The depositors describe the entry as "Crystal structure of the aptamer minF-lysozyme complex". Solved structure of RNA (aptamer), 41 nucleotides shown.
C1' cells in the first nucleotide's frame, strides 16, 4: 500500500484550518485541502 477505532455523550466531532449550498436536525460533528497515530490479516 486496501477496512473499523481515535468523544462518556450524540444522528454527526482525530487534530488543523476551509466555504464549491452538496449533505444535513446544519454543523465545535459537513462537500475542499493540509498531516495524521495506535491497531486488523
Nucleotide at each position: 500500500g486496501c477496512g473499523g477505532c481515535u468523544a462518556a455523550a450524540g444522528a454527526g466531532u482525530g487534530c488543523a484550518g476551509a466555504g464549491u449550498u452538496a449533505c444535513u436536525u446544519a454543523g465545535u460533528u459537513c462537500a475542499c485541502u493540509g498531516c495524521a497515530g495506535a491497531c486488523g490479516c
Released in 2013, the model rests on X-ray diffraction data to a resolution of 2.68 angstroms. The entry is indexed under STRUCTURAL GENOMICS, PROTEIN STRUCTURE INITIATIVE, NYSGRC, PSI-Biology, New York Structural Genomics Research Consortium, Hydrolase-RNA complex.